[PDB]
Context: bound to proteins that are not shown
RNA sequence: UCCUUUUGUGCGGCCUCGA
DNA sequence: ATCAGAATCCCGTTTTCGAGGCCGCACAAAAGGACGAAGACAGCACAAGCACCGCAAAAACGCACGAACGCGCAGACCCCCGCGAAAAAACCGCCAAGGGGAAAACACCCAAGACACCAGGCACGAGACAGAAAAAAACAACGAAAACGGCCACCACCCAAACACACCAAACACAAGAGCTA
DNA sequence: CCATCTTTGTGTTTGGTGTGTTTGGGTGGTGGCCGTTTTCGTTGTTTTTTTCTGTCTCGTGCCTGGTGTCTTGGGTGTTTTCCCCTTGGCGGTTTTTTCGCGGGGGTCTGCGCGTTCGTGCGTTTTTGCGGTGCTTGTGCTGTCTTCGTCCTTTTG
DNA sequence: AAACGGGATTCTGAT
Numbered sequence: 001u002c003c004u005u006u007u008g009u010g011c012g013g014c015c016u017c018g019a
Numbered sequence: 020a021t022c023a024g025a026a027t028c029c030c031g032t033t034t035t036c037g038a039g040g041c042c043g044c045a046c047a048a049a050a051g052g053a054c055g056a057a058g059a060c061a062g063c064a065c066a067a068g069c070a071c072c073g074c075a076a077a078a079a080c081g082c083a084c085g086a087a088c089g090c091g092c093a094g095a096c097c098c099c100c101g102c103g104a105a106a107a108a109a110c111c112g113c114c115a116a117g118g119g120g121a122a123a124a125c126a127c128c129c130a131a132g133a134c135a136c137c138a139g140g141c142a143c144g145a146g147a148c149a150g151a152a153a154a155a156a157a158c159a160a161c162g163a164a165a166a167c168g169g170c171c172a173c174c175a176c177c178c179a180a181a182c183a184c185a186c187c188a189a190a191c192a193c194a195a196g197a198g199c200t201a
Numbered sequence: 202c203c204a205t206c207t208t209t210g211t212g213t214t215t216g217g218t219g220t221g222t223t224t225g226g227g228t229g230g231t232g233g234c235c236g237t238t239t240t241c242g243t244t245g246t247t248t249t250t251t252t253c254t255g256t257c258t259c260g261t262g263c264c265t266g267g268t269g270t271c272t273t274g275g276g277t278g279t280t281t282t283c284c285c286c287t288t289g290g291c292g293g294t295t296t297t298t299t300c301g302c303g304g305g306g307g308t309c310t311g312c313g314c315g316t317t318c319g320t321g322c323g324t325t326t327t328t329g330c331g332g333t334g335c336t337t338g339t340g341c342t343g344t345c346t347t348c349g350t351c352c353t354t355t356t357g
Numbered sequence: 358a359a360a361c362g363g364g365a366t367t368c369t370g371a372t
Base pairs, nucleotide, nucleotide: 009045010044011043012042013041014040015039016038017037018036019035020372021371023369024368025367026366027365028364029363030362031361032360033359034358047356048355049354050353051352052351053350054349055348056347057346058345059344060343061342062341063340064339065338066337067336068335069334070333071332072331073330074329075328076327077326078325079324080323081322082321083320084319085318086317087316088315089314090313091312092311093310094309095308096307097306098305099304100303101302102301103300104299105298106297107296108295109294110293111292112291113290114289115288116287117286118285119284120283121282122281123280124279125278126277127276128275129274130273131272132271133270134269135268136267137266138265139264140263141262142261143260144259145258146257147256148255149254150253151252152251153250154249155248156247157246158245159244160243161242162241164239165238166237167236168235169234170233171232172231173230174229175228176227177226178225179224180223181222182221183220184219185218186217187216188215189214190213191212192211193210194209195208196207
């Protein structure tokens, strides 16, 4: 006088990993 | 004619567990209706065409200079009278200067009263509007009288002779000015 | 102021003359008179005009009273400068004679002045060209008609 | 995209 911090998508498709 | 057997057929659900990473999507999009703002056009406010009041130059009437006919008055020549000029002499009138005399200008000092200025008041011409007058200009008529002309005579100028009124010289008178009285 | 004795210088009268006024006759023209013309002076009539007359209001110029002062008037004593008179000097105006320069007089010629009028120059009406403000039209302009962004619907 | 049971309509012999 100045210092002071908070949250995550959905739906499909494909390729893989261990049985 | 009945309730049931049974036969072929169609419909429905299901298909192991867990994990990771990457990649591509998740209405589009076009067409038509309502409030501010702009371009073509006729309006508002202002500009121009067109007319109407006036002034400069030309024509008419009169003033003026110049031309021409006509006449009369000036110039020039010779003579002749005479007015003006020159010279010389003479009287007289005015200036210059001396000198005596006395009346009057002039400077100075007091005083008194008329002029000039101020103030005030009154009245009387001046100015303007309205009503009245008659002066002025044009025009015509009548005629007294002025200028000119021609005639005719009495009046004044001019010479010449004459005499008396008015002048100068010279004389003596007397009006009223001098000073002093009242 | 007038008046009286005495002074005086200038008015009045009187003789001689010379010049100026008076008589006589003759001539020439100035002026009186008459008669004719014709210009102009008066007298009379009408309209426009412009001035003259009258009346009302009032601004200021003329007249009157008061003060004072400075301007002129009055008196006095003096010097001086004007007056009177005289005496010369001389300058200059008056007067007579003669001579000549100068102006009038008589008369003819003519050319410059006077009147009469013709043409050019000097003042008023009239025509129509110039200037501005009234009437008709227009520059610049908003209005009336049109252009535009944004917002709201929906097929397949 | 097969494998299977359950349910169904039609139907037939028979009493």
Primary citation: Kujirai et al., Sci Adv (2026), "Structural basis of transcription-coupled H3K36 trimethylation by Set2 in coordination with FACT". This is an experimental structure of RNA, together with DNA, with 372 nucleotides shown. The depositors describe the entry as "Co-transcriptional histone H3K36 methylation complex containing RNA polymerase II elongation complex, Set2, and the upstream nucleosome. (temp130, type A)". It was solved by electron microscopy to 4.28 angstrom. The reconstruction used 15,255 particles.